Shown are 762 nucleotides from a PDB entry: RNA (23S rRNA, nucleotides 1339 to 2200) from Cutibacterium acnes. The entry has 29 different proteins, among them 50S ribosomal protein L25, 50S ribosomal protein L31 and 50S ribosomal protein L33. The reconstruction used 283,291 particles. Method: cryo-electron microscopy, resolution 2.53 angstroms. The entry became public in 2024. Primary citation: Lomakin et al., J Invest Dermatol. (2024), "Mechanistic Basis for the Translation Inhibition of Cutibacterium acnes by Clindamycin". An Rfam search finds the family "Bacterial large subunit ribosomal RNA" in it. Rfam links the family to the GO terms structural constituent of ribosome and ribosome. For this family Rfam cites "Crystal structure of the ribosome at 5.5 A resolution" (Yusupov et al., Science, 2001). The depositors describe the entry as "Cutibacterium acnes 50S ribosomal subunit with Clindamycin bound".
Context: one part of a larger RNA, bound to proteins that are not shown
RNA sequence: AUGAGUAGCGUGUGACGGGUGGGAAUCCCGUCCGCCGAUUAUCCAAGGGUUCCAGGGUCAAGUUUGUCUGCCCUGGGUGAGUCGGGUCCUAAGGCGAGGCCGACAGGCGUAGUCGAUGGGUAACCAGUUGAUAUUCUGGUACCGGCUUGUCACCG
RNA sequence: CAAGCUGCGGAGGGACGCAGUGAGGUAGCUCAUCCCCGGUGAUGGUUGUCCGGGGCUAAGUGUGUGGACUGUCUGGUAGGUAAAUCCGCUGGGCGUGAAGGUUGAGGCAUGAUGGGGAGCCCAUGGUUGUGGGUGAGUGAGUGAUCCUGUACUGUCGAGAAAAGCUUCGUGAGCGAGGUGGCGGGUCCGCCCGUACCCUAAACCGACACUGGUGGAUAGGUAGAGUAUACCGAGGCGAUCGAGUGAAUCGUGGUGAAGGAACUCGGCAAAAUGCCCCCGUAACUUUGGGAUAAGGGGGACCUGAGCUGUCGUGCACCCGUGCGGUGUGGUGGCGGUGAGGGGCGCAGAGUCCAGGGGGAAACGACUGUUUACCAAAAACACAGGUCCGUGCGAAGUCGUAAGACGAUGUAUACGGACUGACUCCUGCCCGGUGCUGGAAGGUUAAGGGGAACUGUGAGUGUAUGCGUAGCGGUGAACUUAAGCCCCAGUAAACGGCGGUGGUAAC
RNA sequence: AUAACCAUCCUAAGGUAGCGAAAUUCCUUGUCGGGUAAGUUCCGACCUGCACGAAUGGAGUAACGAUUUCCCUACUGUCUCCACCAUGAACUCGGUGAAAUU
Numbered sequence: 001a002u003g004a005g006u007a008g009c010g011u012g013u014g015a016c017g018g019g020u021g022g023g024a025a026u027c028c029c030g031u032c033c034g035c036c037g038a039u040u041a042u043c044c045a046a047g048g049g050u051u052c053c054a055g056g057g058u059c060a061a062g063u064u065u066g067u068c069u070g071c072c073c074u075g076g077g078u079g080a081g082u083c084g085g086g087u088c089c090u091a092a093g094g095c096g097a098g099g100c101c102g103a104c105a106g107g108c109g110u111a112g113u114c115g116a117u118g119g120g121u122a123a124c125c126a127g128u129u130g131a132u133a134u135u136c137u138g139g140u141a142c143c144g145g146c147u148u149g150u151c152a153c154c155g
Numbered sequence: 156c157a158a159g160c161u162g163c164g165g166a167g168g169g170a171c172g173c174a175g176u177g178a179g180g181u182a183g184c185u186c187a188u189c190c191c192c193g194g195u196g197a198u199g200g201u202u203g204u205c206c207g208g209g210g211c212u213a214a215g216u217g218u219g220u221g222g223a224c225u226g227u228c229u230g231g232u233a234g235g236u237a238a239a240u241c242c243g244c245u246g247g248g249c250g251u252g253a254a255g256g257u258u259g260a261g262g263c264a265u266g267a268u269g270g271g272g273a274g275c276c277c278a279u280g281g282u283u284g285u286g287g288g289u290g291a292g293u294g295a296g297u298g299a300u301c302c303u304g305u306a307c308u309g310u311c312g313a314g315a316a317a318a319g320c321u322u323c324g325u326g327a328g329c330g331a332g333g334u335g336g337c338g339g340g341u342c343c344g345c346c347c348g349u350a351c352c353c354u355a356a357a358c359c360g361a362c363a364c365u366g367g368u369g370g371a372u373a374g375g376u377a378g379a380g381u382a383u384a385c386c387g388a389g390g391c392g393a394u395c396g397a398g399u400g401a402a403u404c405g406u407g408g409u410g411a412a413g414g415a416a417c418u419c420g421g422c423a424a425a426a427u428g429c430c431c432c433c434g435u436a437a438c439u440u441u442g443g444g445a446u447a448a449g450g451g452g453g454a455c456c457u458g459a460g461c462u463g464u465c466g467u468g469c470a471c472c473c474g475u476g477c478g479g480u481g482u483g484g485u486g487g488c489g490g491u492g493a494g495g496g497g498c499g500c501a502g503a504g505u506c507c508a509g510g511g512g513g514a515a516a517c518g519a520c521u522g523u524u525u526a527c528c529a530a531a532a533a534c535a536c537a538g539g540u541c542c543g544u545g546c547g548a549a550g551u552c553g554u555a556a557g558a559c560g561a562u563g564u565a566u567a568c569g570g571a572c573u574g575a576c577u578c579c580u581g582c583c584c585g586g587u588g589c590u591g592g593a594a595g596g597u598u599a600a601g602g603g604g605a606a607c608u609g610u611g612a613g614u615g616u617a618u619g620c621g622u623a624g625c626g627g628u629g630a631a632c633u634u635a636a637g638c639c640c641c642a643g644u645a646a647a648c649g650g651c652g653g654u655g656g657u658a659a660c
Numbered sequence: 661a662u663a664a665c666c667a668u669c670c671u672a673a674g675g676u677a678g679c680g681a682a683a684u685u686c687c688u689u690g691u692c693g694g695g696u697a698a699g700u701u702c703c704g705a706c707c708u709g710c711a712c713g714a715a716u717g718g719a720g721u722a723a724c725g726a727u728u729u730c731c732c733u734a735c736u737g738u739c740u741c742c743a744c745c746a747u748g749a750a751c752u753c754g755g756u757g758a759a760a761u762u
Base pairs, nucleotide, nucleotide: 001762008756009755014032015031016030017029018028019027033392034391035390036389041372042371043370044369047352048351051350052076053075054074055073056072057071061069062068081142082141083348084347085346086345088119089118093114094113095112099108100107101106123140124139125138126137127136143344144343145342147340148339151336154333159329160328162325163324164323165322166321167320172310173309174308175307178303179302180301183297184296185295187293189210190209191208192207193206194205211270212269215265216264217263218262222258223257224256225255226249227248228247229246230245231244232243234242235241275287276286311314358367359366374386375385376384377383395754396753397752398751403749404748405747406746407745408744409743410742412740413739416738421735429453430452431451432450433449438443440575455496456495457494461490462489463488464487465486470482472479498502510733511732512731513730514729515728516727517725518724522534523533538573539572540571541570542569543568544567550559551558552557576720577719578718579717581651582650583649586648587647588644589643590642591641592640595639596638597637601633602632606628607627608626609625610624613620614619652669653668654667655666656665678712679709690706691705692704693703694702
C1' cells in the first nucleotide's frame, strides 16, 4: 500500500450566561441541575521521583479539540532536641575471629556482629505561603547534656 | 579496710494467648421554649419562638472521684558462674479484720485577661483584605470500634527476645580528698526523610488500562448493620461529540390464556424473602433435622399506664471545709404501649431480602486442589491397624562435620495402608517380599600346597640334559555374606476353581 | 429351571457374612412391580455376579454438599408465540483513526 476514511475513541449527565483568544462542546469564572459519600472524601506506608508552585508555550504527548494539562521550557519550592528511621535493643534469618569438617572449590559454627515487621524513647494548640510546617511564627511545655548560685549528705 | 564514676554481671521489671459479658466514663451525635447572630419571605399564611446559623479551646501542671494495688518488724540460709545488704527459700513476733499508704478512668482547677468564632462602620475594590466590629459558650437525651483495661470472667491449643528501667554487689579500671543528691539560673542538642501522587491518570499492570495494592479517620435520616436508599464533611460531571423511533447484538422492563408443553438438563428468569407470635414430619449419633412444612400480625392518627434518666426543691446521715450516700420530686427528654380510629388496589407499600418437599448414589462432616477449559465421587481429615525406632534413636538433608527428628524418649517419633460413627472384617503362607534359623550344597578376594616350566655355571664325542641365582603358570586344601533350604507373617505384595448328576411340572 | 446334596480332577485355598442390571451387567430398553396418558432415565425387588465382596475395606448410616440422579408442588416469556418500551453499540454528520489478510 490493501482492508478504509472502515472498527474503535476504555462504566457515566450535563445545561446555560459571561470571559479569554486567530481559533472554544471540550480552558477560566458564575448560576442551575445531576453524581459519589464505609467513599468518586481526607491522611499515610510501599513504590515512584520533581510529577509540586509561578510564569511563558502549543512541534510532539493527551485515543477528538484545546487558548488547557500529571506535557515542554525557565525560575522557585521541602526548615524538627520531641514526628518516622540512625545515633538504643533484640526475633526469624544472615555473616562469622579462632575452630571443626571437606581432594581443590567450599560447608557448618563458637565468641561476637548485624538484622524490624516488634520493645524503648521528651510537645501541644493556634497562625501564616503561590508552593512547607507535631519542622517556621506566637503562646504554653517537656527531655538529655554543659556550666553556675545555693542547701544537704558521704568519705 | 572505708566517696564516687565507669565497666561487669545477679535479681526484679519489661513480658506478652484466645474468647466473652457487664460496670463506670468520654468522644461523637440529636434535640431545645435556653443563650448569641441574622430573617419577616416574588405566590394563600408566617411577630411567636416561626425560620436559618453558631452554642469552641490542646499538651503540660495540680487535685485524687470511681476503679486498682498493697499487712508490719526482725532472724537464718547447701541457690542466683565473683559477690551481694538485692532475689529466692525458710523461722518467729505483732497485726485491723481494714486502715492507712501508693496509684490515677474520667470530672474539676489551671494552662486561658490568651487563642478561635457572624454581621455592622467615612472609606478599602469592585469575583479578593485590612483597623475597628467577636456576640454567645447552656441544658437534656442518646452514646461507642475509644479509656479504666495487660481489668474481670471463662478456657486449652498453654500464648517472643533483648535493652532501656529499679536495686544488689564487685571477676576491671579510674579517682582525688573529691563527689553524688534537691528546689533556681545559662548555653548546647547531631545525621537522614519531609514537596507531590498514593482504595491512583503519578505505584504493579507496555497505556492517562472498568484489574491489583497494606494502614488510619469515617457524620445524618430510614435500617440489625460499615448492607441498601437518599444526604453531610468534602469532592466530582469521567479525558470525542451532535443527532436519529431501521434491522440486529448487548442491558434492563412489562405481558392475555396456558404453565416446563422448552431443553441433554427448569439453563436463564420468576416465585420466596424481613421482624414478632403460633406451629412444625420421617429419621436420629438426641446435638439435630428446623427458618422443616404450614398459619396470623406489622406501616399511619390518637392513646390510658408502664417505664430509663435528669431536675428546682420537702425532709434526712454529714465524717461537712466530700468531688457524697439513702426515701424524695409539679416537669423535661427518651423507650414502650392495652384500647379506639383513618385511608388506599396494596401498610416488611421503596431499595433490601431463603422457594419448599420426597427419594437414590458417592464422600461421614468443616476444609483442599488442576494460577489460565475439570472443585468433584478426587486430596485432607478425626478414628483404625501394621511395620520400624532403646536414643549419636529410626528416618531425612549433606562428601563430611553437622543438623532436623527434639532441647522430644515407646501413651514418643517415623513410614505404609484404611478413613466419622455402628456391626463386622471370612479361607489360603503355594509365589514374591519381610522377619528368624542354619543340617547339607554352591560360592570372592585372601591364605596356602603339590606340580609344571624359561634361562642358566657346567655336563655331554653331539643331541640333549641341567646346579645356583633370577623369574613364569594356574592353585589340592582353607575361607564370609548371599543363593538353594527350613519355619513364621496377609489391616504384607497377592490368590480365593473344574466335570457328571440328582427334589413328585 | 437351578442345585442344598453325591462322586471326581486339581490347588496353598477354592469367595464366608453382607450386597447385587450396581459409579461394576456385555447381551440390555433383562424380568416383575411403582410412578406418567405415554418413562432406554428413576425407585423397589429377582438372581442368570460377561466381569461385587470384606482396612486398594464389606454392608449400613443421622447431619452435611455451588457433587450426580429421579419425582411433586410453587413459580414463571423456557415455551405455544411472541409483541411493545427505554438504553450502550449499529445508522447519519463533524473530529481522530487501526487490524487481521493480501